[PDB]
Entry title: The complete model of phage Qbeta virion. Genomic RNA, nucleotides 3399 to 4217 from Escherichia virus Qbeta: 819 nucleotides with solved positions. The entry is indexed under Bacteriophage, Virus, Virion, VIRUS-RNA complex. Primary citation: Chang et al., Viruses (2022), "Structural Assembly of Q beta Virion and Its Diverse Forms of Virus-like Particles". Method: electron microscopy, resolution 4.6 A. The entry became public in 2022.

Context: one part of a larger RNA
RNA sequence: GACUCGUCUGAGGUCACUGUUUACGGAGACGAUAUUAUUUUACCGUCCUGUGCAGUCCCUGCCCUCCGGGAAGUUUUUAAGUAUGUUGGUUUUACGACCAAUACUAAAAAGACUUUUUCCGAGGGGCCGUUCAGAGAGUCGUGCGGCAAGCACUACUAUUCUGGCGUAGAUGUUACUCCCUUUUACAUACGUCACCGUAUAGUGAGUCCUGCCGAUUUAAUACUGGUUUUGAAUAACCUAUAUCGGUGGGCCACAAUUGACGGCGUAUGGGAUCCUAGGGCCCAUUCUGUGUACCUCAAGUAUCGUAAGUUGCUGCCUAAACAGCUGCAACGUAAUACUAUACCUGAUGGUUACGGUGAUGGUGCCCUCGUCGGAUCGGUCCUAAUCAAUCCUUUCGCGAAAAACCGCGGGUGGAUCCGGUACGUACCGGUGAUUACGGACCAUACAAGGGACCGAGAGCGCGCUGAGUUGGGGUCGUAUCUCUACGACCUCUUCUCGCGUUGUCUCUCGGAAAGUAACGAUGGGUUGCCUCUUAGGGGUCCAUCGGGUUGCGAUUCUGCGGAUCUAUUUGCCAUCGAUCAGCUUAUCUGUAGGAGUAAUCCUACGAAGAUAAGCAGGUCUACCGGCAAAUUCGAUAUACAGUAUAUCGCGUGCAGUAGCCGUGUUCUGGCACCCUACGGGGUCUUCCAGGGCACGAAGGUUGCGUCUCUACACGAGGCGUAACCUGGGAGGGCGCCAAUAUGGCGCCUAAUUGUGAAUAAAUUAUCACAAUUACUCUUACGAGUGAGAGGGGGAUCUGCUUUGCCCUCUCUCCUCCCA
Numbered sequence: 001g002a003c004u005c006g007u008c009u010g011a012g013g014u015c016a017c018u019g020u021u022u023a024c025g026g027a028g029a030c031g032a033u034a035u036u037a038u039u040u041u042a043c044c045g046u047c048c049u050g051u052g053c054a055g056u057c058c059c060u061g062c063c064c065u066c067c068g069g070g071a072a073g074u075u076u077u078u079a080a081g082u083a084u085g086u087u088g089g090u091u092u093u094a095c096g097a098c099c100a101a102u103a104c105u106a107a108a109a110a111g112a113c114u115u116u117u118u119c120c121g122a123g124g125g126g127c128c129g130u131u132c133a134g135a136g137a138g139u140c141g142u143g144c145g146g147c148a149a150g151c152a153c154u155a156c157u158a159u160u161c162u163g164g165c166g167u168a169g170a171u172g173u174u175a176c177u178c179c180c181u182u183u184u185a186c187a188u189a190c191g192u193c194a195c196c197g198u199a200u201a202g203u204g205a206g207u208c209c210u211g212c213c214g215a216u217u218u219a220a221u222a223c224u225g226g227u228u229u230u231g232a233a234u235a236a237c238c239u240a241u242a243u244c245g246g247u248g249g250g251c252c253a254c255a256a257u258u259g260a261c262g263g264c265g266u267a268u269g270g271g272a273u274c275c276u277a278g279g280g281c282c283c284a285u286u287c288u289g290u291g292u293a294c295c296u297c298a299a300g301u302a303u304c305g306u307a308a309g310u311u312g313c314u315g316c317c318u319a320a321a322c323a324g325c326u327g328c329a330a331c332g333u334a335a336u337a338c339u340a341u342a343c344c345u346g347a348u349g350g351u352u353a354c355g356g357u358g359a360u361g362g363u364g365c366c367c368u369c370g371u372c373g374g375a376u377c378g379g380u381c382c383u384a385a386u387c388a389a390u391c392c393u394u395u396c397g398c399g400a401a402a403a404a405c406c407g408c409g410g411g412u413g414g415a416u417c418c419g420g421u422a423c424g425u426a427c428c429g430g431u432g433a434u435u436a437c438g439g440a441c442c443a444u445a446c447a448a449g450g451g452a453c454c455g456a457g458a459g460c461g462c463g464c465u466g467a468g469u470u471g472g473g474g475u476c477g478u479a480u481c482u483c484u485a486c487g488a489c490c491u492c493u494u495c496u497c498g499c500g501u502u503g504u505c506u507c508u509c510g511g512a513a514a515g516u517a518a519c520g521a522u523g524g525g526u527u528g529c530c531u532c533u534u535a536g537g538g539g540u541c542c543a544u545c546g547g548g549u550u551g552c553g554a555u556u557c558u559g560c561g562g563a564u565c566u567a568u569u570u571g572c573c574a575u576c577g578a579u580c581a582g583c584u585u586a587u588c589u590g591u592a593g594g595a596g597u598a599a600u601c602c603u604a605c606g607a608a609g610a611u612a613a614g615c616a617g618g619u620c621u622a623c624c625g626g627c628a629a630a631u632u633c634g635a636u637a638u639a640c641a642g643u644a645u646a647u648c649g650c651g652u653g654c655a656g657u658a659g660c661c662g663u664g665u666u667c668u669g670g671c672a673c674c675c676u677a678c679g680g681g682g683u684c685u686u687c688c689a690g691g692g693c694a695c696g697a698a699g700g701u702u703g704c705g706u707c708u709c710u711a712c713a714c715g716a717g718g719c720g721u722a723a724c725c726u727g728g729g730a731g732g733g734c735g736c737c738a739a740u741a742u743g744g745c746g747c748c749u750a751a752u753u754g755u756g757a758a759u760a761a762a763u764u765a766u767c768a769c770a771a772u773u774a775c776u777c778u779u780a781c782g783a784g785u786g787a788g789a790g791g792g793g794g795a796u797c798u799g800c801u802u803u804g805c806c807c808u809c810u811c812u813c814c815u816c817c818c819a
Stems, first nucleotide, its partner, number of pairs: 001550004008169003013059001016056004023051003028047004034041001061127005067121004071115007081105001084103007128166003132163005139155001141153003172519002176515001178451003188267006196259001199257002202254003206251004211247006218240002225238004271377005277368005282362005287356005293351002296347003300343004305338002308333001309331005315325002378442005383436005390415003394411001399406001417430005453511007461501004466497003471492009520545005529539004551650005557642003561638001563636003569629005577620004582615005589608001590605002593602002661696010673682003699725011726819005733747006752771006774785004786813008799805002
Other pairs, nucleotide, nucleotide, family: 003549cWW007170cWW007171cWW011061tHS012060cWW014058cWW014059cWW015057cWW022052cHS023050cWW026027tHS026048cWW030046cWW032043cWW033042cWW035040cWW066122cWW074113cWW091096cWS137158tWS137159cWS138158cHS140154cWW144150cWS145149tWS177514tWS178452tWW181448cWS182444tWH182445tWS182447cWW185186cSS189265tWW194261tWW195260cWW197258cWW205252tHS210247cWW219222cSS222225tWH223240cWS229234cWW230232tHS230233tHS273370tHS276370tWH285360cWW292352cWW293350cWW294349cWW295348cWW299344cWW299345cWS304339cWW307334tHS307336cWW309333cWW313324tHH316325tHS317322tHS322323cHS361362cSS369371cWS370371cHS370372cWS382436tWH383384cWH383437tHS390416cWW395410cWS398409cWS436437cHS443449tWH458503tHS459503tHS460502cWW465498tHS469493cWW469494cWW470493cWW525764cWS527759tWS527762cWS527763cWW528539cWW528759tSS528760tHS529538cWW530537tWH531536cWW533535tHS534535cHS535536cWS542766tSS552650cWW555647cWW556645cWS562638cWS564636cWW566633cWW567631cWW567632cWW568630cWW568631cWW569630cWW575622cWW576622cWW590607tWS592603cWW596599tHS652653cWH663695cWW665693cWW710715cWW732749tHS748749cWS750773cWW759762tWH759763tWH764765cHS793795tHS
C1' cells in the first nucleotide's frame, strides 16, 4: 500500500411539449396471410388511442466552479531622520583629516502581484442505478360471519417504508495505561473470656508388659528337645523350666509448647528512625566424665664406638697359602655393657579439646512492647485561611559620546484554567499560587498477597588475584649474661579498597498485552427532562461489541545493459609519382649609387626580363591499412527486479471419494451328528474363509483421583468425579379456555431485602455486589421439630413404651434429569 467480510452512506418532484424502438389494453379500421367451427383461432404492415418508454423546458431544494469590484494579503522603491560594519580613494608619515559606494534601522508612501479572507454584481457546471418479498392503503371477485374479529384468499396492487444486487465514501480512533489485587473488613501482634482438638517432651500416686543383665534352684529319657556314643539299653555333651536382685516399655494422673474458632480487650498508629522494658540465642570462666597432644620417668628393641675379633705391606723366605718375623694402618661383626640415637609398653605432673545438668563476668544478637524517658527524618487528602487576573515581547531615551549590563518610570501586541449565564464584551461556581490551623492519609483498615510479553537498570546473592590496617605467633646480631640496653625480620588473620559472577530472588525502566472517559453499532423500565401529541414516541440513562489476508521455490508479464562479432555515417594519420597555378629573395642583363672616371661591392626591382633558392594550396594514379565518435540492426552468451493468469511439489482450512479397525446386519462350504444306500440329505451352537449393507460424537469452564506419552521437572491426552455456565427436557404456577370430572391453548418463573451506578436534582427498572431461605424458641449465638435427599451400620432372640417402633452420619427447604 493493496486485497478483503461487516458496518453505515449517495437526487430530487415537476409545468407543459415532442417521438416511438419493444411489450401489452385498443371499444379501434385499411391491406397481405393459413384457417377450423352448431359460422372460429392466428401472421405483419398502415392510421390513431393507452400503460410504458424515450427526449426538450421549468423551477424550486442541495453542492461545485470562474471574473469585476467594495475590503483585504503580497512584492518593489534614486531620502535620510542616531549608532554602526565594509570598500576604494584625496590627503597624511616616529600618524591625522577629507570624499564616494556597499551594510543597517526608522516614517511617508505609492507602481506591480493575489482573491489568504470575506461582502456585493455576475457567469458557468452537477444533481447513483435497480429487479425481487412483505406490508399502512383498496376495490372486483374466493370463505366466514353464529359478530366488537372482521378475517385470510383472487386480481389492478393503484403510493409508501422495510428488505435484495449493482456503482460510489469510513472503517477505529481518542485517551490513559506496569497491572492485577485486598468484590473483605475499619486493623496487625499478645492477655482474656469461652468451645475444639492435635504433636510433644517434664513429673508422678500408681496399674500393667515385654525385653535384657546378674543371683538362686530345677530336668535324662526327664519340664523341652537335640549332638556324640551305643546293636541296644543306655551313657558324655548343648539345651530349658521355676524363683530372687538389676533395666526398659506400655497404661493413668498432672504440668506445659503450640494450634482453629467467636464477645472482649492488651500493644505506636499516617511510615521510617537507636535505646533502657520483657522472652530467647553466644563467648570466656565455675564444677563434673572422656581423650589427644607436648614434657619427664620406668619400660622391653636395634643402634655411632669400644671390650673381642678380621683384613691389608716397604722387605721375603714361604716350590705356594704370602697368615704376616725387625714396623704400621685400616676394618665387615655389638657375646656384655657404657656416654648417646631412635621404636614400643606402662605412669605421671604441667599444658590442651570434648559431653554434661550446674552457676558467674558477660558484649552481642533474634523476638513482642520502641509504647513508653530520652528524640528526630520526608510526601499527600479533608478542612480552615491569604493572595486577593498576571506573564510574555518590543519601543521611549532621559541617568551616559557609543554600546557589554542596570532598573525606573508605563503605547502597542500575544496567551491568560475550565464551566454556567447573559448573547461579542462581560457576570457567577470550581480550580489558579501561599500559610497550611486542625483532622486524616504514606499500595484504603501498620496494608497485604499476586502476574504476564520483548529488552533493559538497580538492590541483592555470590567468587577472590592483589593492596592497607586490627590482632596472634615466630626468628637473629652487637656488648652483655640471678641478662639487661637496643635494632632488625618471617608467618597467618579482622576489616575494607578493588576486581569479578548474576538480575536466578526483589525492585526499577522503556516498550508490548490488559483495563481504559467518549465517540458508532445492538438488547432494555420507569421516574427527571424536552419535541410533538401525549398513547406518550423519541432522546436523558442501563448492558454488550468495535475487524482480517499479504505460508513455501518456480515456468508465469514486463523493463533494463554492457561484452563480442558487423554496419549507416562523421573525423584523422597515410607510402609514392605526375600535374596546375602565387609571393618573396638575389643578380650574370638592365633600372636606381657611393668607393668609384676605367678596373665591380652591394639597397632595391614586374621602368623591361633570363637564371640560383623556399613554401605550402587543389587535383589524380596503386595501394595499404591504424584509431575517436551516434545509432541501432542479424546474432553470441547474457545479469537483475516486481506481481498478477493459472499451474507444478509440501503443508494448511475445508468438503466429497476410498482403505480397512471394530460393532451390527446378513448369506455360501465346513466345522457336528444322524440318517439314507457304497446314490445323497436335515440340521442346530457358533466359528475359519468370502460376499451385501450403516455406522463410530464427553456441550463449555473450573477442581480432584486415576491409565498412558512426553520427559530434569514441567506438561499433554483419556478416564471417574465435586462444582460452575449454555441449551433441552420433566415437573412448573398462572390465566385462557372446552363439557364436569378432565382435554386443549397460551404466559411464567427461585425469589426477598440492602448498597453502588440511575436522571441537574429524588426515585430508580437493568447490571453488579452481599445475605435469606420449612415452623417454635432470645432474635444474641444457636436449639428443637416437620418434610425430603444422600451415605454408613446390618440392627432378632428375655426392649422399652406418660412416644410406635431397624440404628446411625451427611446435605436441602422451587425441584429433578441429559448433551